[PDB]
Context: bound to proteins that are not shown
RNA sequence: CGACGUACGUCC
RNA sequence: GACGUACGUCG
Numbered sequence: 001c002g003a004c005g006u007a008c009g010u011c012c
Numbered sequence: 013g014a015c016g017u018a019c020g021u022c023g
Stems, first nucleotide, its partner, number of pairs: 001023011
């Protein structure tokens, strides 16, 4: 250098 | 449904 997962937070 | 941050996994 790109894809993804989780957690957290915000908005409509 | 949209957005941001953190940690992490692959090429």